Released in 2020, the model rests on cryo-EM data to a resolution of 3.7 A. The RNA (LSU rRNA_2, nucleotides 1137 to 1736) from Tetrahymena thermophila (strain SB210) has 594 modelled nucleotides. An Rfam search finds the family "Bacterial large subunit ribosomal RNA" in it. Its family is annotated with ribosome and structural constituent of ribosome in the Gene Ontology. The entry has 95 different proteins, among them Ribosomal protein S9, mS93 and Ribosomal protein L22/L17e. The 2020 paper behind the entry is "Ciliate mitoribosome illuminates evolutionary steps of mitochondrial translation". The entry is indexed under Mitochondrial ribosome, ribosome, mitochondria, ciliate, tetrahymena. Ions in the entry include magnesium and zinc. The reconstruction used 99,300 particles.
Context: one part of a larger RNA, bound to proteins that are not shown
RNA sequence: AUGAGUAGUAGACAUAAUGUGAGAAUCAUUAUCGCCUGAUAUACAAGGGUUACUAAAUUUGAUAAUCUUAUUUAGUGUAAGUCGAUUUCUAAGAUAUAAAAGUAUAUUGUUAUCAAUGAAUAUAAAAUAUAAAAUAUCUAAUAAACUACUUUUUAUAUUAUAUAAAAUUUUUUAUAAUAUA
RNA sequence: GGUGGUUUAGUGACUGGAAAUGUUUAUAUUUUAUUAAAUCGUACUAACUCUAACACAAGUGUUUAAGUAGAAUAUAUAAUGGCGAAGGAGUAAAAAGUAUUGAAGGAACUAGGCAAAAUAACCCUGUAACUUUGGGAGAAAGGGGGCUUUUAAGCAACUGAAAAGAGAGAGUAGCGACUGUUUAAUAAAAACAUAAGAUUUUGCAAAAUUUAAAUAUGAUGUAUAAAAUCUGACACCUGCCCGGUGCUGCAAGGUGAAUCUAUUUUAGUUAACGCUGAAAUAUUAAACCCCAGUAAACGGCGGCCGUAACCCUGACGGUCCUAAGGUAGCAAAAUUCCUUGGCGGGUAAGUUCCGUCCUGCAUGAAUGGUGUAACGACUGCUCUGCUGUCUCCAAUACUUGCUCUACGAAAUU
Repeated sequence: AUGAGUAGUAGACAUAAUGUGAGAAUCAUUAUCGCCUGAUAUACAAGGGUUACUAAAUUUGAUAAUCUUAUUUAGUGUAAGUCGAUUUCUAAGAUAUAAAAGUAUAUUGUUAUCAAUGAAUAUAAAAUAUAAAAUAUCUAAUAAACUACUUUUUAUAUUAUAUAAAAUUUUUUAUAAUAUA
Repeated sequence: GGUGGUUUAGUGACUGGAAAUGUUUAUAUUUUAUUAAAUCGUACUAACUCUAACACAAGUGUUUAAGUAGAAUAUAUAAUGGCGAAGGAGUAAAAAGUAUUGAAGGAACUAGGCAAAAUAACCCUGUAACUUUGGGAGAAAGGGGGCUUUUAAGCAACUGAAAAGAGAGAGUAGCGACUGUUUAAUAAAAACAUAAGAUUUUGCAAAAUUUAAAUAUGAUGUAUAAAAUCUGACACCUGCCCGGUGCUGCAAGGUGAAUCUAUUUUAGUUAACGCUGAAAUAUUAAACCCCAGUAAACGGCGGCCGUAACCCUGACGGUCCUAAGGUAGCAAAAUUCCUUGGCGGGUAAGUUCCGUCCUGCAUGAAUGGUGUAACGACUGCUCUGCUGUCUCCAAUACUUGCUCUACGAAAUU
């Protein structure tokens, strides 16, 4: 090159006006509508490593693109006496390793360093000795101490506080305080 | 007081509630000390940013979970929040996909009612054989849900827990007891495991296990323990044989190696003394043979002759052999070649299915035999109901498709 401008480019039914711009079904905003709704929402340990944010451009974004978690260029940005770690403690475990052993160089590793997925903690600091607590978990009758809780039904007029009206109607309705049982 | 919550003791459950030289608090003895307080992390993202080569629809631990109805995080709804998706416009042919309805009939389809349809939650009545007395069992079957004013021997004018949501049921065989586990990516089952039973080894620095060895370990456990092995709940049973193979043990006996020792035989060489060498017999270990034991080890389990008012049948009697002669029980089986075996049942009619008989070609007892309530996404047969599976296929909605437009693959040749 052929197959081939062929199979295919899934998915919230979506639409419109205005604006920006060299250029708009596709970007942004505004409006109507719709899909998910113990999940396609929300907040973290991880993992990744500047994407996040701003400005500019258009080169392989399954179309186009004025758009950017395609790509390219540059700049900005993470403020800690306390939180979260580091630090201390220890579990499983790692270990050309102290001492010492085994043995062909055919291997070990009661130490030491490292190692949470665990336990505790902020205001004076370090250390020896002792004890207790953090620290089981869930729970029905008993005993004691302490705080917290709640929405309704029936009817009434009177007093005061707001309210003048929808597509139609006609005029008021509504919130509470008090009193009656 | 009724409603709850915290704390203490207590009641009730669980064969555990890790360890710590540590931190906090306090006490006893001590030190140090005034204004100080290091280093790193912190943006954003829990999904087009991490894992699948892609804006790849999948996969990934945890927290919050408006409100109404409701037992509920199920089911319907949607406030709030988040999106309206990185290909679109037209057309409404076939075939195809995902779904909806259906006349009369109702499995006639078919390897097979696979798929689809139907049942569907709550309350009440009621509930079989069999049974390990727990269960089966949600058995089955049948009924009900509104409005009124009066309790009505009243009403109800297709459809009512009004829409949505949630079991189809029964009868009978085979294997396995059950829950469970398994061949990631064609097999989830009768296979695996299991609780349970038996045999075998091990007496404590245990045997077994690991390494070349130290050691690690069994286990800070001690025969009611530990290791291996075959069967596999439970009930009834688990028969005969030690000839053969295998395993263990092994007095005496037989074969049997070196070394030590003794004895015997013999060769070569040297002038000589001497140095040196070969072979044989005797002595004997473990192991092997013989022998013994062992069958919930393996393994194995007969035939001939004739016999009873009819051949046939053969309790019995002999006959030959064997280590012993298939015992109980079951049986056209997951085991049957001849076989769609014979009879019966069910069906208008049945090679399958159930029950039953016995030439069991080539059944058979821990490779376990027989039976068994319950359980099963297991295999086989039947019934009612239900229904586009079928007679017989039709109409409809979206998608796909065809036309225009932007982009633009693949094996192949």